[PDB]
Context: one part of a larger RNA, bound to proteins that are not shown
C1' cells in the first nucleotide's frame, strides 16, 4: 500500500418542535367625558306680541359645532365681581381691559326666510300682489293693513 | 260693516268615540287574548268619581277616590281552558254646598333666578416627582369630596358655619276691578216589549245598570231599591248643578342616591349620531374613547424624491410612552440558535 467483502459517519431544496427576539392585531387590566334605576321636592306647557322644526347667513381669519339675526359669537340698563380676556376644534392677528373687560344673574331692544303660515299661490325657506299713510321722481323708499272660523255690536 | 278669542306643536297620566288577531283551550267555532294593540276626539296639574231614589239586614252603617284583608273565596263557565267579586273589617284622606268660577290689580310675607366669607403642617430619607415613610405639631359645628408629577383634615377648589338682591318670575294672605254663572226639586222621564251592551255573572230561574227601534206612568194617600216573583218590614227621594284631599304619571328643574355599566358593556349614540350608509317613500341603521403630570409634540444633521419611512442628536422618569403613540393577549405571519427529518 493494491484489491475484495462488510459496516458507519456527513448531507437539507425544504419541513418539524422547543426556545430567543419581533411584526400584526387590538383582548385583558386599569380609567372615564357617557349612560342605567330610583329617592325627596318642583313644574307639567310653547303659538298669531308668530312657536316647535329648520333653511340662509353673520367673525380678522378657510370649514364644521356652538351662539346670535342684516343692531346678526352679538346692543342697552340694572345687579355680582375683581384681573384677565375676544365660544370649541384651535391656533395665530389686530388687539380690548381698574375709565372695572371677560364671566354670572334680572329686564329690555333687535330678531332675515321658510313653518299653524294666516295678503293668492306654491315643488318649505319662493313666486305674484293689492291696500292706507308718508317720502323721492322716475321704474322706488319706509311704518302699517289685507287668511279662516267662533262669539259680541 | 265693528272688538274679542281660536288654529298649530309637545313626553306620560285623565276622560271619552271605534276596536282586532296572533294566542290558550294541547284541534276549533261559544269561549280566552281583550275592551288589550291600534286608530280618532278632548282636557288639567291631575283627570274621573262624588253626597244616597247607597249598602245592610247587626248591636245597623252613612259622599267619592287609593292601599291591606276578605278570597283565588261566592259564582260565572263548550262548566271546558279559564274569567272572578262583593258584604263587611284595617287604615290614607276627609266636607260638603247652590259660584267650592276665571281673569287681572295693588299692598304685605316667605321663596328662586347671580353671589360673599370660610379654620389647621413642618423637618428628615427614598424618589422624575411626596399626597406614601419616620419623627414631631394644629384645626374640627370643617376627617372616606374632587383634584395636585405616587394615596392630603392641614397645597388648590371645597366641607362645617354665617349671610348678599337693584330686576323679574312663583307660593300665600287682604281689598278692589270685570268675564260668566247662580237649579229650585225635575215627563217622552221611571217602567214596559223586541235585538245588543254592561255587570266577576256566557238567558241563565237573572235582579240591577246603558240603549237602536216601539211604547208609556204614579207624581208624596206617591215612587226606586233590598238578585225571578209576591206580600211584610227596612232604607232612599232620579229625571237640576257643583264639590278639596288622599290616587296615576315624567318631556322636564334641583339636591341626593345605587352590592348599577364601564367602550362588543352602559342610551341607537362617552366621539361632530339619529350622523355615515341603505330605501322611491313609510322606515332602517352603525362604527368609531385613553401619549405624557406637563407638548416638554423632537431644533439639527444623516439616507431617501425637498416624498413615505428610518437613524442619530435632544426631551421626558419612560421614546419597543413619538403621535395609528397606556397595558399589547391569542388566531396569524417572519428571523436566529439547537437537535430531528
Nucleotide at each position: 500500500g493494491u484489491c475484495a467483502a462488510g459496516u458507519a459517519a456527513u448531507g437539507a431544496a425544504g419541513c418539524g418542535c422547543a426556545c430567543a427576539u419581533g411584526g400584526u392585531g387590538g383582548a385583558u387590566g386599569c380609567c372615564u367625558u357617557g349612560g342605567c334605576a330610583g329617592u325627596c321636592a318642583g313644574a307639567g306647557g310653547c303659538g298669531a306680541u308668530g312657536a316647535a322644526a329648520g333653511a340662509c347667513g353673520u367673525g380678522a381669519c378657510a370649514g364644521c359645532c356652538u351662539g346670535c339675526g342684516a343692531u346678526a359669537a352679538g346692543c342697552u340698563u340694572c345687579g355680582g365681581g375683581g384681573a384677565g380676556g375676544c365660544g370649541g376644534c384651535a391656533a395665530u392677528a389686530u388687539c380690548c381691559u381698574g375709565u372695572g373687560a371677560u364671566c354670572c344673574g334680572g329686564a329690555g331692544a333687535u330678531u332675515u326666510c321658510u313653518g299653524a303660515a294666516u295678503g293668492g299661490g306654491g315643488a318649505a325657506a319662493c313666486c305674484c300682489a293689492c291696500u292706507u299713510a308718508c317720502c323721492a321722481u322716475a321704474a322706488g323708499g319706509u311704518a302699517g293693513g289685507u287668511a279662516u272660523c267662533u262669539u259680541g255690536u | 260693516a265693528c272688538a274679542a278669542g281660536a288654529a298649530g306643536c309637545g313626553a306620560a297620566c285623565g276622560a271619552g268615540g271605534g276596536g282586532a288577531a296572533g294566542u290558550g283551550a294541547a284541534a276549533c267555532a261559544u269561549c280566552u287574548c281583550a275592551g288589550u294593540a291600534c286608530c280618532c276626539u278632548u282636557a288639567g296639574g291631575a283627570a274621573a268619581a262624588g253626597a244616597c231614589a247607597u249598602c245592610a239586614a247587626a248591636u245597623g252603617a252613612g259622599a267619592u277616590u287609593c292601599c291591606c284583608c276578605a278570597a283565588g273565596u261566592a259564582g260565572c263557565g263548550g262548566c271546558g281552558a279559564g274569567c272572578g267579586a262583593a258584604c263587611g273589617g284595617g287604615g290614607a284622606g276627609a266636607a260638603g254646598c247652590c259660584g267650592a268660577u276665571u281673569a287681572a290689580u295693588g299692598c304685605u310675607a316667605a321663596u328662586g333666578u347671580a353671589g360673599a366669607a370660610g379654620a389647621a403642617c413642618a423637618g428628615c430619607g427614598u424618589g422624575g416627582g411626596a399626597a406614601a415613610g419616620c419623627u414631631g405639631a394644629c384645626c374640627g359645628u370643617a376627617g372616606u369630596a374632587g383634584g395636585u408629577g405616587a394615596u392630603a383634615g392641614u397645597c388648590c377648589u371645597g366641607u362645617a358655619u354665617u349671610c348678599g338682591a337693584a330686576a323679574c318670575a312663583u307660593u300665600a294672605g287682604c281689598g278692589u276691578u270685570a268675564a260668566c254663572a247662580u237649579a229650585u226639586u225635575a215627563a217622552g222621564u221611571a217602567g214596559g216589549g223586541c235585538g245588543g251592551g254592561a255587570c266577576a255573572c256566557g238567558a241563565g230561574a237573572a235582579a240591577u245598570c246603558c240603549u237602536g227601534u216601539c211604547u208609556g206612568a204614579a207624581g208624596a194617600u206617591g215612587g226606586g231599591g233590598g238578585g225571578a216573583c209576591c206580600a211584610u218590614c227596612c232604607u232612599c227621594c232620579a229625571a237640576g248643578g257643583c264639590u278639596a284631599a288622599a290616587u296615576a304619571c315624567u318631556c322636564c328643574u334641583g339636591a341626593c342616591u345605587g352590592a348599577c355599566c364601564g367602550a362588543u358593556a352602559g342610551u341607537g349614540a362617552a366621539c361632530c349620531a339619529g350622523u355615515a350608509c341603505c330605501g322611491u317613500g313609510a322606515g332602517g341603521g352603525a362604527a368609531a374613547g385613553g401619549c405624557g403630570a406637563a407638548a416638554a409634540g423632537a431644533a439639527c444633521c444623516c439616507c431617501u424624491g425637498u416624498g413615505a419611512g428610518g437613524g442619530g442628536a435632544g426631551u421626558g422618569a419612560a421614546a419597543u410612552a413619538g403621535a395609528a403613540c397606556c397595558u399589547g393577549a391569542a388566531a396569524c405571519c417572519g428571523u436566529g440558535u439547537g437537535c430531528g427529518u